[PDB]
Keywords: phi29 DNA packaging motor pRNA core element, RNA. Shown are 54 nucleotides from a PDB entry: RNA (phi29 pRNA 3WJ core RNA 20 mer; phi29 pRNA 3WJ core RNA 18 mer; phi29 pRNA 3WJ core RNA 16 mer). Entry title: Crystal Structure of phi29 pRNA 3WJ Core. The structure was determined by X-ray diffraction at 3.05 A resolution and released in 2013. Crystals were grown from: 100mM Sodium acetate, 24-26% MPD, 20mM CaCl2, 10mM MnCl2, pH 4.6, VAPOR DIFFUSION, HANGING DROP, temperature 295K.

C1' cells in the first nucleotide's frame, strides 16, 4: 500500500416518483 | 423466468491478516 | 432535512 471483520458518523450502488 | 427478502456510500478509528 | 413507494446493477437467500 492491499485485504477482511469490528466501533463512530454519514449524504448506504445507480435512477426515478411521492408524502412530510 | 417472475415475485419477494438481506446486503451495498463514504470518512476516520481500531483488530487481525498481508 | 426526515419517511415512504418504484425503476435498475451487483452478491447472497426464498418462492412459484
Nucleotide at each position: 500500500c492491499c485485504c477482511a471483520c469490528a466501533u463512530a458518523c454519514u449524504u448506504u450502488g445507480u435512477u426515478g416518483a411521492u408524502c412530510c | 423466468u417472475u415475485g419477494c427478502c438481506a446486503u451495498g456510500u463514504g470518512u476516520a478509528u481500531g483488530u487481525g491478516g498481508g | 432535512g426526515g419517511a415512504u413507494c418504484a425503476a435498475u446493477c451487483a452478491u447472497g437467500g426464498c418462492a412459484a